The RNA with a sequence from Thermoclostridium caenicola has 56 modelled nucleotides. Entry title: Cryo-EM structure of a riboendonclease. It was solved by cryo-electron microscopy to 2.9 A. The sample was in a buffer at pH 7.5. It was solved together with CRISPR-associated endonuclease Cas9. Taxonomically the source falls in Thermoclostridium (Bacteria, Bacillati, Clostridia, Oscillospiraceae). The work is reported in "Structural Basis for the Ribonuclease Activity of a Thermostable CRISPR-Cas13a from Thermoclostridium caenicola" (Wang et al., J.Mol.Biol., 2023).
[PDB]
Context: bound to proteins that are not shown
RNA sequence: GGGUCACAACUCCCAUGUAGGCGGAGACUGCAACCCGAAGGUGUGACUUC
RNA sequence: AUGCCA
Numbered sequence: 001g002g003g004u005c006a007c008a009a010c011u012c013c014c015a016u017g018u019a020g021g022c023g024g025a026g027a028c029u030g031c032a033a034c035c036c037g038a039a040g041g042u043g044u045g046a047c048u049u050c
Numbered sequence: 051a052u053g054c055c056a
Stems, first nucleotide, its partner, number of pairs: 003005001010026004044056002
């Protein structure tokens, strides 16, 4: 040779191609948080985020 | 992901 382009997931659904909503839901489908826990070092207490 | 108060 984009032909396996992951990391930056996937699936389902919202009335008439209209209509949005580039909006919602999902231990319903997989990773995770929590535990295994030995390993281990990052000062704490208290509340808001692009 | 940076300030905010003891």